Record summary: Method: cryo-electron microscopy, resolution 3.6 angstrom. The entry became public in 2023. The RNA (mt-tRNA(UGA-TL)) from Homo sapiens has 61 modelled nucleotides. Kuhle et al. published it in Nat Commun in 2023: "Structural basis for a degenerate tRNA identity code and the evolution of bimodal specificity in human mitochondrial tRNA recognition". It comes from the structure "Cryo-electron microscopy structure of human mt-SerRS in complex with mt-tRNA(UGA-TL)". Keywords: tRNA, SerRS, transcription, ligase-RNA complex.
Context: bound to proteins that are not shown
RNA sequence: GAAAAAGUCAUGGAGGCCAUGGGGUCC
RNA sequence: GGGCUUUGGGGGGUUCGAUUCCUUCCUUUUUUGC
Numbered sequence: 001g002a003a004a005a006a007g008u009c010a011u012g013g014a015g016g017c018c019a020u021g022g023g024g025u026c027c
Numbered sequence: 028g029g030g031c032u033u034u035g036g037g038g039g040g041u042u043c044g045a046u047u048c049c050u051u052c053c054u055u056u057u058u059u060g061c
Base pairs, nucleotide, nucleotide: 001059002058003057004056005055006054007053009021010020011019012018016043023032024031026029027028036052037051039049040048
Other pairs, nucleotide, nucleotide, family: 007008cHS009033cHS015042tWS015047cWS025030cWW038050cWW041045tWH045048tHS
C1' cells in the first nucleotide's frame, strides 16, 4: 500500500433496558 | 456483609422505538508485499 476479524470496563444472550464477572461512595 | 451506583467511540438506512439487523468514519487485532 492491500485483504480479513473485534469493537468500549470484560464474557454471554437480548431491536421495548439484562445474568455474571467490575469501579466508586455510605452504613 | 448491606445499600447507592457503571448508556454503550462518531455519522447514515429497515422499524412505532435500533447499544442488538445493513452500510460508512475512527480505535484495536490477523494475512500479503516493497